[PDB]
RNA sequence: UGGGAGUGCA
RNA sequence: GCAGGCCCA
Numbered sequence: 001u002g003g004g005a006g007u008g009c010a
Numbered sequence: 011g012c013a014g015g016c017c018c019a
Stems, first nucleotide, its partner, number of pairs: 001019004007013003
Other pairs, nucleotide, nucleotide, family: 005015cWW006014cWW
C1' cells in the first nucleotide's frame, strides 16, 4: 500500500 | 462520519 472477517463510538 | 484491534498478501 492492497484484500477479507468482526467490534466500539458518533 | 470516526477509532483502537483481528486475519491474509
An RNA structure, in which 19 nucleotides are resolved. Released in 2015, the model rests on solution NMR data.